[PDB]
Context: one part of a larger RNA, bound to proteins that are not shown
C1' cells in the first nucleotide's frame, strides 16, 4: 500500500494475508479499549560519520590589549666618566751588559771651535745587535687645543603633556604704609604689607572730585602707579604619540583531540615486526587464539687459518666437605653458538689461541613481503680494492630465522654543473651516494567536556521486548558409601553422574533506532503444574494426635497491614491454606508518575578545569479512537 475472524506452524527466529486445521450475516447502531507491533514525532538514549556547535584548559596556532627597549618625536646644558684627532711632555721597564742595545733612517761624523782641545760614538766590555747628532719610535704615562664621541646622571623653557577660565587683576620694578637684620645712614643684599574685617544689608553706570583743550553744549587725562603681548598654573624633552622588537596573553580567534574492537567508552595492542604452535601432512591460512619475543648487544660475540672438544658422570688426587683445582676414562651434542623461541653445527660456525679489519668501494639483477611494488633485511654473482690462510679458498658483518624508516628541508661527500649581457672571485642553487625521521612505523601539524546539546546515518550497534543457547540459576533423577538404637533406601543421603526447564542471569547480535512507550503498583482476565489448602486415595521409625512422604487432580481457594518506588524483601497477625511459573520482563490512547532517566539546584568524591559519579537529595507537560476487527450489548 490493500484491507480485515482465529489456532498453531515455519518464516527478516513474534502473521489480517502464507501454509494447515477450525471456520464463514446480509444490512447494521451504542458501546469499547485486546488487537491493527494504529497515529503524532528521519528514536531526544546509544553507536558511527575522518559532521558540527556550546562550554574548559597545562591542547595545537596565533592575537586584541598590555608590558619592555630602541629609534623618530627633541629644544637648551652642566660635569662627571669612558675614549679620539692632533700638539707639547716626564720617561723608555726583553738575557748576559749599570743602562735608551725599547727600535728606525743614517752613521764618520753630531756638536762647541777651531792655534789647541772635548761630550759620543772612535775605543772599553757583552752578545742576535753596542751606544754621537737630528726628527722619529712600542711601551710606562700624561697635558692645551678644536671641540670630537659615547655612558650615565642633573637642571632651565620653547616641542610635546596636565589642569585652570562667561583665559581678572599675573610677573617685575616702584608708589605709599610699616616691621625685621647689625635696625648703624633710609639699610638695599630681606620678611609682611599695598583702599574690603563683629555685625543673613550691600559693593553695577571704569565716580563725585581735581585738571587740561573747550563759552555752554562736548571731548581728554587723572581720581584707581609705572614698564613686561611668554593667558596663568603645573609637568617637561620627562611622560605622550607613531614604528619596528622581545615577553605576556583562552582575554578573545580560528581549528583539532586514531584505528582494530563480538556495541563503543573503560582496559588492551593483536599498530610496524619476529619464534615454535594453531593450520586440518605441497601452498595459502585467521579470531583481543596458544607459550613468548623486539627499539637493543658486540672490535668480537666481526672476517679468516691453525690447535683443540663439550654438556654430563664414574674412578682416582694435600686441603677441599656436595660444589675448589687437577687426571684419566667413559661421553651425539644430553653443551656452546649475544638475545625470544625454535631449527642447524663437532679434527666447527663452538672452545682456545694466532693473524686481522670485506663491519670496505661501485652500481645492478635476484629471494621475501608481493600489485609479483616501494622500502627493509637477506641471496649469489659482477667491477674495483683489500685481508686472511701453505694454498686452493673463503669473506658485501654477527650460525639462521626480529632488530627499521619517504618527498621536501638540512648536512656531508663528489672541486662537476649553473647563477643566464661577459668574466673573475665569495656566497647560493643543482645532479650522484650517505646522515639527521616520521613507533598510526608506505610517513597529516592536534588536548579535554557536553544530562544545555545538533545534525546526517544506523537494527552493519547498545540499553529493552521476543528467539537460539542453559555456562551461571531453578527443578526433577539415577547409583549408595553412610545417618537414622537397631536396620543403606520410614524419611534422608556423601563422592559422583544424567535429564528438563527458562521461575536467576549472562553468552549473542537474528529481529526492530526514517520510531514496537521503561520499572513498581493500582486493576481484571486466562493459561500452566514441578500441587500450599481443600476432594478422595496409597507410605509412615502414623499408638492417639501433631507430623512427614508419595499419587490422581488448576474444580475451587491461596489474604490484611506495618516499611521500602522496589515486584523481590522483612515483620505483624489471621488462617482450611495464605504454593510457585507464564501471557511483548501480561497489564499507560485504562491510570499513576513513585523509581528508572532530561532541563533547575544541594552535598560528598574524583577531577587543573568544563563536567562525571553503576553514591546521596529534592522539584519537574502522561496527546488522539469517531476508522477497521476484536468483544460486549441493540436490531
Nucleotide at each position: 500500500a490493500c484491507a480485515g475472524c482465529c489456532a498453531a506452524g515455519g518464516g527478516a527466529a513474534c502473521g489480517g494475508g502464507c501454509u494447515u486445521g477450525g471456520c464463514g450475516g446480509a444490512a447494521u447502531c451504542a458501546g469499547c479499549g485486546g488487537g491493527g507491533a494504529a497515529a503524532g514525532a528521519a528514536g531526544a538514549c546509544c553507536c558511527u560519520g575522518u559532521u558540527g556547535a556550546g562550554c574548559u584548559u597545562g591542547a595545537c596556532u596565533c592575537u586584541a590589549g598590555u608590558c619592555c627597549g630602541a629609534c623618530u618625536u627633541u629644544g637648551u646644558g652642566a660635569a662627571a666618566u669612558g675614549a679620539c684627532u692632533u700638539g707639547a711632555g716626564a720617561g723608555g721597564u726583553g738575557u748576559a751588559g749599570g743602562a735608551u742595545a725599547a727600535g728606525u733612517g743614517g752613521g764618520a761624523g753630531c756638536c762647541c771651535u777651531c792655534a789647541c782641545g772635548g761630550g759620543c760614538g772612535c775605543a772599553a766590555g757583552u752578545g742576535a745587535a753596542a751606544u754621537a747628532c737630528c726628527a722619529c719610535u712600542a711601551c710606562u704615562u700624561u697635558u692645551a687645543a678644536c671641540g670630537u664621541u659615547a655612558u650615565u646622571u642633573u637642571a632651565c623653557u620653547u616641542a610635546u603633556u596636565c589642569c585652570g577660565u562667561g583665559g581678572g587683576u599675573c610677573g617685575g620694578a616702584a608708589g605709599c604704609g610699616g616691621g625685621g637684620c647689625a635696625u648703624g645712614c633710609c639699610c638695599c643684599u630681606c620678611c609682611u604689607u599695598u583702599u574690603g574685617g563683629c555685625u543673613c544689608c550691600a559693593a553695577g553706570g571704569c565716580c563725585c572730585g581735581g585738571u587740561c583743550u573747550u563759552a555752554c553744549c562736548g571731548g581728554g587725562c587723572c581720581g584707581a602707579u609705572c614698564c613686561g603681548g611668554g593667558c596663568g598654573g603645573a609637568a617637561g624633552a620627562c611622560a605622550u604619540u607613531g614604528u619596528c622588537a622581545g615577553g605576556u596573553g583562552g582575554g578573545g580567534a580560528g581549528u583539532u583531540u586514531g584505528g582494530c574492537u563480538g556495541g563503543g567508552g573503560c582496559g588492551g595492542c593483536c599498530a610496524a615486526u619476529c619464534u615454535g604452535u594453531u593450520a586440518a601432512a605441497a601452498g595459502a591460512u585467521a579470531a583481543c587464539g596458544c607459550a613468548g619475543g623486539u627499539g637493543u648487544c658486540c672490535u668480537a660475540a666481526g672476517a679468516u687459518g691453525a690447535g683443540c672438544u663439550c654438556a654430563a658422570c664414574g674412578a682416582g688426587a694435600a686441603c677441599a666437605g656436595a660444589a675448589a683445582u687437577c687426571u684419566c676414562g667413559u661421553g651425539u651434542g644430553g653443551a656452546a653458538c649475544a638475545a625470544a623461541a625454535g631449527g642447524g653445527u663437532a679434527a666447527a660456525a663452538g672452545c682456545u689461541c694466532g693473524u686481522u679489519u670485506g663491519a670496505u668501494u661501485c652500481u645492478g639483477a635476484u629471494u621475501u613481503c608481493c600489485a609479483g611494488u616501494a622500502c627493509g633485511a637477506a641471496u649469489a654473482c659482477g667491477a674495483a680494492c683489500c685481508g686472511u690462510g701453505a694454498a686452493a679458498g673463503c669473506g658485501u658483518g654477527g650460525c639462521c630465522u626480529a632488530u627499521c624508516g619517504a618527498u621536501c628541508c638540512u648536512u656531508u661527500a663528489g672541486a662537476c654543473u649553473u647563477c643566464g649581457g661577459a668574466g673573475u672571485u665569495u656566497g647560493a642553487a643543482g645532479c650522484u651516494a650517505g646522515a639527521g625521521g616520521u613507533g598510526u612505523c608506505a610517513g597529516a601539524a592536534a588536548a579535554g567536556u557536553u544530562a544545555c546539546c545538533a545534525c546526517a546515518g544506523g537494527g552493519a550497534u547498545u540499553a529493552c521486548u521476543g528467539g537460539c543457547u542453559u555456562g551461571u540459576g531453578g527443578c526433577a533423577g539415577c547409583c549408595a558409601a553412610g545417618c537414622g538404637u537397631u536396620c543403606a533406601u520410614a524419611g534422608c543421603g556423601a563422592c559422583g553422574u544424567u535429564g528438563c526447564u527458562u521461575u536467576u542471569u549472562g553468552a549473542u547480535c537474528c529481529u526492530u533506532c526514517g520510531a514496537u512507550g521503561u520499572c513498581g503498583g493500582c486493576u481484571c482476565u486466562u493459561c500452566c503444574u514441578a500441587u500450599c489448602a481443600u476432594u478422595g486415595c496409597g507410605a509412615a521409625g502414623c499408638a492417639g494426635a501433631a507430623u512427614u512422604c508419595a499419587c490422581c487432580a488448576a474444580g475451587u481457594g491461596u489474604u490484611g497491614g506495618a516499611u521500602u518506588g522496589u515486584u523481590c524483601a522483612c515483620c505483624c497477625a489471621c488462617c482450611a491454606a495464605u504454593a510457585g511459573g507464564g501471557a511483548a520482563c501480561g497489564u499507560g490512547a485504562g491510570c499513576u508518575g513513585g523509581g528508572u532517566u532530561u532541563a533547575g539546584a544541594c552535598c560528598g568524591u574524583c577531577g587543573u578545569g568544563a563536567g562525571a559519579c553503576a553514591g546521596g537529595u529534592u522539584a519537574g507537560u502522561u496527546u488522539u479512537a469517531c476508522c477497521c476487527u476484536a468483544c460486549u450489548g441493540a436490531u
The RNA (60S ribosomal RNA, nucleotides 2360 to 2994) from Triticum aestivum has 635 modelled nucleotides.
The sample was in a buffer at pH 7.5.
The entry is indexed under eukaryotic ribosome, homology modeling, de novo modeling, ribosomal RNA, rRNA, RNA expansion segments, RIBOSOME.
Method: cryo-electron microscopy, resolution 5.5 angstrom. The entry became public in 2014.
It holds a match to the Rfam family "Eukaryotic large subunit ribosomal RNA".
Entry title: Model of the small subunit RNA based on a 5.5 A cryo-EM map of Triticum aestivum translating 80S ribosome.